[PDB]
Context: one part of a larger RNA, bound to proteins that are not shown
RNA sequence: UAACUGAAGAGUUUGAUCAUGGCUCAGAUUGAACGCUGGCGGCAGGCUUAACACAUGCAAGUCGAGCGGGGGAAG
RNA sequence: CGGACCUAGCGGCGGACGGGUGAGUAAUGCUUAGGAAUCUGCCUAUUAGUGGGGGACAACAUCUCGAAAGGGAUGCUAAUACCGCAUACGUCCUACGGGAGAAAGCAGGG
RNA sequence: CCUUGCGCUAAUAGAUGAGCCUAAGUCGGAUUAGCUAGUUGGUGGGGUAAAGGCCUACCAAGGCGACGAUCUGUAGCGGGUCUGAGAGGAUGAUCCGCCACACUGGGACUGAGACACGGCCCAGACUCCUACGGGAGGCAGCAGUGGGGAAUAUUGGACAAUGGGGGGAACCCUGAUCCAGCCAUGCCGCGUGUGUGAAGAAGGCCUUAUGGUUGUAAAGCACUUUAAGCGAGGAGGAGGCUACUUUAGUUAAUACCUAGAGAUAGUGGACGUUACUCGCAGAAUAAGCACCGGCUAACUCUGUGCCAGCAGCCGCGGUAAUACAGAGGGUGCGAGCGUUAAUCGGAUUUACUGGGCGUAAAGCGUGCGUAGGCGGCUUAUUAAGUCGGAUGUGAAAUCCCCGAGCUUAACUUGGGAAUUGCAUUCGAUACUGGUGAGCUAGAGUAUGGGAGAGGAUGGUAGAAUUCCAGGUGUAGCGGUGAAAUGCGUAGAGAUCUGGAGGAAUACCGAUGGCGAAGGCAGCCAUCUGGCCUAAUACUGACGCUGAGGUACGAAAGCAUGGGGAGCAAACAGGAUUAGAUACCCUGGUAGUCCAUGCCGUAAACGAUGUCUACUAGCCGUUGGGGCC
RNA sequence: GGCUUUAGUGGCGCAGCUAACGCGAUAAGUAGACCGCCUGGGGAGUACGGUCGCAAGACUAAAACUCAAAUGAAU
Repeated sequence: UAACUGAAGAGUUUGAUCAUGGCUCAGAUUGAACGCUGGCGGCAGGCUUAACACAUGCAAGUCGAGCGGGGGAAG
Repeated sequence: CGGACCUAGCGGCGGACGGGUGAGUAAUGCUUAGGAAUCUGCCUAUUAGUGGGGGACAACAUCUCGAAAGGGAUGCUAAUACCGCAUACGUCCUACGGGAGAAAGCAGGG
Repeated sequence: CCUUGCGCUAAUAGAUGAGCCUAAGUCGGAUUAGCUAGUUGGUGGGGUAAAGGCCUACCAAGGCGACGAUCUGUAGCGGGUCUGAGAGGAUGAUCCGCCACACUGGGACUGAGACACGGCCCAGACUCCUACGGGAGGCAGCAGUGGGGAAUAUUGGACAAUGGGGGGAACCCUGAUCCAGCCAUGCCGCGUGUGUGAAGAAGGCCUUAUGGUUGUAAAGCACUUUAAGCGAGGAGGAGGCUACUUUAGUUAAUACCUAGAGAUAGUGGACGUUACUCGCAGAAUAAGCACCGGCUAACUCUGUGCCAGCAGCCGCGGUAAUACAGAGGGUGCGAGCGUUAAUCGGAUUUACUGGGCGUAAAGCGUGCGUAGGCGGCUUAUUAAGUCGGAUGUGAAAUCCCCGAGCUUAACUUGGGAAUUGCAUUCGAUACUGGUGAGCUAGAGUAUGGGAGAGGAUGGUAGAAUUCCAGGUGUAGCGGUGAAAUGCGUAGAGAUCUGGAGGAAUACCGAUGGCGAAGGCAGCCAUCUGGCCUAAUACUGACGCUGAGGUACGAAAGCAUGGGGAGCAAACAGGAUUAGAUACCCUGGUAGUCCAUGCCGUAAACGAUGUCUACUAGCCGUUGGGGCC
Repeated sequence: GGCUUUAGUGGCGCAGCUAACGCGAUAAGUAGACCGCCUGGGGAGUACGGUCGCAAGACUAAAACUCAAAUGAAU
C1' cells in the first nucleotide's frame, strides 16, 4: 500500500433467406477407471461398491510412595 | 538370617479420550442468534478440617465340581476397600426457634 | 514428636466440559388434506442435576393444518469444494466443527461423566470348541483375507518429536502420531544433452524423373555433467535430563522439597546411506500419445471399392477417398497422451441480475368473487420496512492481498482483508407501512331524458311447404351431366275451394344494434337487467386484480313426457365407378321443436386476459350533448 | 345542412414496435398492477390414480421409448 479486473462462439431444418427452437461441439474440474507408453524428485491423495463375512498379530493401561500375601538373584 | 528386585489378588486412577464409519436421521439433528431452571473428576484460587472405633472380603490354606469355561464349600486375612460414632467456617431442610450431614492415610528428611 | 510434600473431607467462584429452552432457517412429492386423544391446557402428587405431559389422577376441552399439517421417497449437517463475469448451479472425499452409530433389538449398571466400539445382562441370527452337560465370539481400530466391484496400498518402524493415560519419580503404555513401503492417482520441478556442422551424404517419401522433402536433421569435430550410478564428508528436527557448585525460599534446620542461575562432562533420532556439500567416470542410464474434411492447429501417396471400415455433430466409403487401413510429412501436448463417466459452463435453453405468449410452444370459453398482491391527493405523528453509526458475534483452516521460508515451484507459514449474516443499541424520516385528521380528479348514489334482435312469460299475424276432402282436367310428372329408382289411367302433376298441422319469421337489414361471453330478428302486452346522456346534489378511496371457489356457457349428445310440417345422421333403393361402405338422385328413422333436467365441450377466435395513464393525422358510421 | 364533444363500431396511416407479415388511441406503441400459461417434435392431452357424469365422456395429468429436427414468415 495492496486484498481487485470482469462476460467470445460454431455446426445442424431450406433451392436460398430471416426467425424460432432443440440437439451437438470447443473450457474448467475428478478420491476417477480403462487403452498405449513410461526416467527421477518434492508434496499430497489412495474401497466412492457389500453398515458383506472375517484367519492371524497388534490398537488401554498403569501405580509396590494404598494393601496383604507370595516368589526368587545377589548377600 | 535377611535387604534390593519382581507381581497373581484387592484398591486407586484411566478405560466416556484418542481411533473408525455415515446405516439411521427431513428434525430431540445441524447452522445462526439468544436464554434458565442445571450439573461438572482432573486444574486454579479461597476458606474449615483430617478425631476415634468396628465388622468384613479377595488373595492364601484345605477340600471339591467340570472336558473345558467357570464355580463351590470350610476356615484366615490387610488396606487410602466398607460402615457406624464424634466434631462442622461454610453446606442442606426449616414452621426461622431449630434440626441434619464428612474424611485416610502414605512418603522424604530431622 | 516437628516439618515438608502427595493425598482425603466439606464449601465457594473461576475455568473447562456437558444437559436443557426459544426464534429463524435447512430436498422432493397434493396423482399425500385433514391430523392429534397424554393429544392441548390446568391443578394435586411423583419424578429429574435441572425447566417441562417427563409420569400420573382428576378437571377442562383443546392443539396442529393450503404461510402445507399428516403421510410418503430421498438424505448425516456445517465451515467448505467445483464451476461461473457475477447472480446462481452442482457438491459435502481428504482437513476442522457438530451429530448418529458399533453384528440386530431391548435394558440397565458403575462412574464426575456412558445407556459404554476392543464393558455387562437378556433375547436373536451366524461362526467355533465340546467328553453332549455346557462353553466362546463380534476389524464401520491398524495391517490383512475372502467376496463384491470398472476400481483403491504393507499382516513395516519407533515412541526420537507432538500429544494422551498411569506414576512422586524412574519409567511403562499408546496401529494416536511421527515415519517408511506400494500406486504417473493428482499437482509442481527437473532430466533425457550443448555448439558448430552442406557433399544439403545415404535411406525413406513424393515427383513432371530433373528434382523437391525429411534436413543442421544426421554423420563429423568440439565441449558439459544436472538427475540417476560410485566415493567422502554432513546439518537440523533435542527442548531437556543426569551428575558439579551455588541463590531464594519454606522450616529446629544451611535438612527434605520447590523454584533460579553458572560451567564441566555424560547421555538422548525411528526416519537414516537424512537433506545438503564436495569429488570420479562417461553422452554416457532415460519419449511417447493423440490428431491432420469443416467446426479445429496440421496433407499427400498407396491399398480398398456403399465392402472393410470411420464417426462428437455434419457426415465419409459405389475405382484418382486430403474423412477407411498403411506409409511419408506435418500439428498439438509431453512422462505423459487419449477414451469413458460425472458436474458446472457455453445455455438469456427456467431469463432475480436476464426470456416469452396475434401467426413460431404459450391468454383460462366468459364473468363474479375468497385468501393474497398492489393501490388517489394533503397533513400530523410513529418509526415497523428502509438508511447510517456503534457494540457483540460471524472458530481455525480454506479463498484473496502484502511478505516469510523451503535452490524455484508446488508446499509451509506471519499479518491483514473478507465472512456481504444475525443480534443489541443510538440516530435520520424522503419513500413504503401503521395511526389520526382532512380533500375530491378514481369508485359509487339520487333525480330528467334516450336508443336497443338484452332476458323471461303469454298471446297473436301473414307468406310458404306438407297432408287431407272436394271441383275442373288428362297423360305424364319428377329428377340428372345423362339417367334410373320413384309417383301416375285406382286419374298424378297443373289449377281452384275448404281444412288440418308443425316449424321458421321475406322485405326492413346496415364492417347496423344489444349482450360478460355463449348468443339475440315478425307484431303485442306483462315482469325484468344493463348501457348512454344533461345538470345539480351527495358519499368520501368505498379501488384494481384475483390462486382456490362459484355462476353462466354453441352444436351434437343424454334422461323423462309431449309434439313432429320441412330438413335429415343411420339406413334402403337408383346411379356413377375398376371398386364406391362416398360425392349426385329418390325415399327415410333418430335428431332438429316444447316442458323439465344433465352434459360442460368448440377454429367457445380479434387464434390478442383484466384494469389504468399517455402518444401525428385523415375518412366513414351508430346513440346522445352543445353551438352556428 | 355545418363545427365541436362524448360513448361505441369500421377504413387508412406518422412515430414507435415487429422475424416478417403486420399493429398502429378498439396497439401488437410507451409504462404500471394483478392473474393465467410456455420451455424441441412425437409418445400424449394418452396411461395410471382421483374428482365429476345416467352414459357419452370431461377435468387433473405422466413415463419409458424415439428422432435431429418439427415449426413461423417471407423469397
Description:
The PDB entry is titled "Acinetobacter baumannii ribosome-tigecycline complex - 30S subunit body". Shown are 888 nucleotides from a PDB entry: RNA (16S ribosomal RNA, nucleotides 3 to 917) from Acinetobacter baumannii. The sample was in a buffer at pH 7.5. The work is reported in "Structure of the 70S Ribosome from the Human Pathogen Acinetobacter baumannii in Complex with Clinically Relevant Antibiotics" (Nicholson et al., Structure, 2020). Among the 13 different proteins in the entry, which are not shown, are 30S ribosomal protein S20, 30S ribosomal protein S5 and 30S ribosomal protein S8. Ions in the entry include magnesium. It holds a match to the Rfam family "Bacterial small subunit ribosomal RNA". Its Rfam clan is "SSU clan". Rfam 15.1 lists 42,628 matches to the family in 10,626 species.